[PDB]
RNA sequence: GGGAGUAGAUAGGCGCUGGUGUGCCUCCUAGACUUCAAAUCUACGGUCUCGCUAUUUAAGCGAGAGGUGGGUUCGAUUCCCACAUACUCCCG
Numbered sequence: 001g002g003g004a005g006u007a008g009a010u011a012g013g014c015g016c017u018g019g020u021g022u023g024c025c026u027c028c029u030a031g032a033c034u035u036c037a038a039a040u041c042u043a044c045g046g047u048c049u050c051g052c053u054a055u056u057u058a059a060g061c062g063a064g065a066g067g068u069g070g071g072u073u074c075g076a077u078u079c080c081c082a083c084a085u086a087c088u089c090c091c092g
Base pairs, nucleotide, nucleotide: 001091002090003089004088005087006086007085011026012025013024014023015022016021019074027046028045029043030042031041032040047065048064049063050062051061052060053059067083068082069081070080071079
């Protein structure tokens, strides 16, 4: 360089689901509790960007991004397609 296989989040590692996403583990944190620890438990929690309200700040909220775009659909995180990008294997 060409083919092909694996792939992808909206805190971070692994797994799942056409029902507006979700389970296990972790992180962060927080709360609860226990004579004390330890353990345990719990969480319509969390990024970005922009915009909005309040506007000193806080604080709250809304949008969308699930790589990008598109499509099907009553509904797409799931399915498909296209492009791009990351890991691996075959060929010149």
This is an experimental structure of RNA (selenocysteine tRNA) with a sequence from Thermoanaerobacter tengcongensis MB4, with 92 nucleotides shown. Primary citation: Itoh et al., Science (2013), "Decameric SelA-tRNA(Sec) ring structure reveals mechanism of bacterial selenocysteine formation". Protein in the same entry: L-seryl-tRNA(Sec) selenium transferase. On the sample the depositors note: The tRNASec from Thermoanaerobacter tengcongensis MB4 was prepared by in vitro transcription with T7 RNA polymerase. The depositors describe the entry as "Crystal structure of the selenocysteine synthase SelA and tRNASec complex". Released in 2013, the model rests on X-ray diffraction data to a resolution of 7.5 angstrom. Rfam match: Selenocysteine transfer RNA.